This is an experimental structure of RNA (Group IIC intron) with a sequence from Oceanobacillus iheyensis, with 390 nucleotides shown. It comes from the structure "Structure of Oceanobacillus iheyensis group II intron in the presence of K+, Mg2+ and intronistat B". It was solved by X-ray crystallography to 3 angstrom. Ions in the entry include magnesium and potassium. Crystallisation conditions: 100 mM magnesium acetate, 200 mM potassium chloride, 10 mM lithium chloride, 50 mM HEPES sodium, pH 7.0, 3% PEG8000. Primary citation: Silvestri et al., Nat Commun (2024), "Targeting the conserved active site of splicing machines with specific and selective small molecule modulators". Keywords: RIBOZYME, METALLOENZYME, SELF-SPLICING, RETROTRANSPOSITION, RNA. Rfam match: Group II catalytic intron D1-D4-3. A reference for the family is Chu et al. (2001), "Control of branch-site choice by a group II intron", EMBO J.
């Protein structure tokens, strides 16, 4: 490791407009006006300065907004199964059950549940992360610049020296966990900028554990790392200051959009009965060198126009196979240059391209915003490499 074609349909998805109701724990205040500014019980959680482990529940901080989402898990339409039984059928099969797998990241636009996450115009300043392909990171290319790296860069993992410094808790994005990659849990660290300085045991204390730069080497690689400039950042990313600033839901209207939903359609090839003719059955379906044409479903379905309404006129589907314009590698009997070894150019013809890794743009749909993924997600377009078998 299911799925994945065509045509048609429909929001329960995304805008937008109008109406209404509502917003920060309860509650209060200032104010013309409070969702915005100020106060603020209480309950709930977190929780404190050496180390660990326990117990408090003190300071302080967070939630108790309108509201939106949701993990584990539960249900579950539906789907698979060379196994089993019932039921039709000569049969291919079908249909029902059972057993078992499944029900996914792309529409039952599945339903519950809800650890848990999020939740207010704007401007300023400060973090973090991502992006400006691919490609041992050259060539090629629409696809930032310089530098390093398999002659192991660089990153991690357990040691040993230095010398400074650290040391509670709360808040909190992120970084790393022995290298393919990320999520998630866990553990360890932690930016920027805030807040607070309470109690008790037990055991270890010149103890613990961490971080920083810089020497000496030991353990591991599916390669990436460093700096610059430029942009992104609603997973509602982390702060601080400003800010009478927006936010939400419901209903009607409207609009754009959809791969597991609803309706339709099935070529080709296969399989069955049959001598055949014929009559049946299952059954399509995503890139990898693929233009015209050719077989067929079929000018059918459908699609946009004209009402004289079984009605002209212009478009026009699906799977697969044949075919070969090109394309790509290789090749001189063809050529240019030769210091006689060869070096280079061409490919008409000839041989081969089975499979695969992606990446980027526009659309569009998801998990996990971003990264990484959904068959390279898919469709249409763009561009590199891998390479079995003559």
């Nucleotide at each position: 490791u299911g799925u994945g074609c065509c045509c048609g349909g429909c929001a329960u998805g995304g805008g937008u407009g109008c109406a209404g109701u509502c917003u920060a724990u309860a509650g209060g205040g200032u104010g013309a006006g409070a969702g915005u500014c100020c106060c603020g019980a209480a309950c709930u959680g977190u929780g404190a300065a050496g180390g660990c482990a326990g117990a408090a529940g003190u300071a302080a901080c967070a939630g108790u907004u309108a509201g939106c989402c949701u993990a584990a898990c539960g249900c579950a339409a539906g789907g698979g199964u060379g196994u089993c039984c019932g039921u039709g059928g000569c049969g291919a099969c079908a249909u029902g059950g059972a057993a078992u797998c499944u029900g996914a990241a792309g529409g039952a636009a599945g339903c519950g549940g809800a650890c848990g996450g999020c939740a207010a115009a704007c401007c300023u300043u400060c973090g973090g992360u991502c992006u400006g392909a691919g490609g041992a990171a050259c060539a090629c290319g629409a696809a930032c610049u310089u530098c390093a790296u398999a002659u192991g860069a660089g990153g991690c993992u357990a040691g040993g020296u230095a010398u400074c410094a650290a040391u509670g808790g709360a808040u909190g994005a992120g970084u790393u966990u022995g290298c393919a990659u990320a999520a998630c849990a866990a553990a360890a660290c932690a930016a920027a900028g805030u807040c607070c300085u309470u109690u008790c045991u037990g055991c270890c204390a010149a103890a613990g554990u961490u971080g920083g730069u810089a020497c000496a080497g030991a353990g591991u690689a599916a390669a990436u790392g460093a700096a610059g400039c430029a942009g992104a950042u609603u997973g509602a990313u982390g702060a601080a200051g400003g800010g009478a600033a927006a936010g939400a839901c419901u209903g009607c209207a409207u609009u754009c959009u959809u791969a597991c939903c609803c309706g339709g359609g099935g070529a080709g090839g296969u399989c069955u009965g049959g001598a055949a003719a014929c009559a049946g059955a299952a059954g399509u379906c995503a890139g990898c060198a693929g233009a015209a044409g050719u077989c067929a479903u079929a000018g059918u379905a459908c699609c946009c126009u004209g009402u004289u309404c079984g009605c002209a006129g212009g478009g026009g589907a699906a799977g697969g196979a044949c075919g070969g314009a090109a394309c790509a590698a290789g090749u001189a009997u063809g050529g240019c240059g030769u210091u006689c070894g060869c070096g280079c150019c061409u490919a008409a013809g000839c041989u081969u391209g089975a499979a695969c890794c992606g990446c980027c743009g526009u659309a569009u749909a998801c998990c996990g915003a971003a990264c990484g993924g959904u068959a390279c997600g898919u469709a249409c377009g763009g561009u590199g490499g891998u390479g079995u078998g003559g």